Context: bound to proteins that are not shown
RNA sequence: UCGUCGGUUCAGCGACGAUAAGCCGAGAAGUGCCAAUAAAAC
RNA sequence: GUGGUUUGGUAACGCUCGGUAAGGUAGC
RNA sequence: GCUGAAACUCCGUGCACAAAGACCGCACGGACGCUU
RNA sequence: GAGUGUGAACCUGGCGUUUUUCCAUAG
DNA sequence: GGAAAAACGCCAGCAACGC
DNA sequence: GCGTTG
Numbered sequence: 001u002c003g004u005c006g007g008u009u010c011a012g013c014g015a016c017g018a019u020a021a022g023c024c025g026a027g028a029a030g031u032g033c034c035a036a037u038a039a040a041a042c
Numbered sequence: 043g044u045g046g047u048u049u050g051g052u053a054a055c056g057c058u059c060g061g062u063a064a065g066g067u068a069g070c
Numbered sequence: 071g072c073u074g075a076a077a078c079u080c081c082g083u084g085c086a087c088a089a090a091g092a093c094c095g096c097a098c099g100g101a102c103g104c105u106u
Numbered sequence: 107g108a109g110u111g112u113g114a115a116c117c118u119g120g121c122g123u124u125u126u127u128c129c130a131u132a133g
Numbered sequence: 134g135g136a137a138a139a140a141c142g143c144c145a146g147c148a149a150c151g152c
Numbered sequence: 153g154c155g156t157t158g
Stems, first nucleotide, its partner, number of pairs: 001018006008115004012078001022062006030055002032052005041044002065094002069072002079101007102111005117146013147158006
Other pairs, nucleotide, nucleotide, family: 003064tSS005077tHS017063cSS028029cHS029057tWS037047cWW038047cWS039046tHS040045tHS053054cHS066076cSS067075cSS068074cWS068089tWH073088tWH074075cHS075089tWS075090cWW076093tWS
């Protein structure tokens, strides 16, 4: 400095956390990407 | 001819759903 | 199964509470302040 | 004389609209 | 352009009866 | 006290 708790919001105060503008999972609806396959309409 | 359809995979994603710190408290 | 500890003033008397994401509260009386 | 106990305040929730931000871009 | 955010705007906030 | 319908 930013945040957590102290009934709600803003501020203070007390006590704490912090590389938190951090670190890690799973999954596959979508935008890509790769394969095939290709309707409606004019 | 123009147009762009349907299905599967892939994990890059301001892809989807989530985890992860933080006041104190008396024992027979 | 009894005692009652702990968050934003103190003292007293009650009532309620053994771990809690859940307890540290509530009422009344007084003393100190603050606002009008 | 009352209110008060850190101070001020304490009408919210849902939905819609339309522009403004913020980047990217090019004059 | 894109993809969102935020200011502006409006209104509600049931009732009565039956098992 | 919930359930259904105006």
sgRNAv1, together with DNA: 158 nucleotides with solved positions. It comes from the structure "Cryo-EM structure of the AsCas12f1-sgRNAv1-dsDNA ternary complex". The reconstruction used 1,770,878 particles.